The RNA has 31 modelled nucleotides.
């Protein structure tokens, strides 16, 4: 240097009748 994933969410993790959300806040490959 440049792509690909990322504001309708990357990482980890608790709480549950299993229908779901919350809390932390931006990193990761290749060459």
């Nucleotide at each position: 240097g440049g792509c690909a994933c990322g504001g309708u969410g990357a990482u980890g993790a608790c709480c549950u009748u299993c229908g779901g959300g919350u809390c932390u806040g931006a990193g990761u490959g290749c060459c």
Overview
The depositors describe the entry as "NMR solution structure of the C/D box snoRNA U14". Keywords: snoRNA, U14, K-turn, Snu13p, RNA. It was solved by solution-state NMR. The entry is an ensemble of 10 models.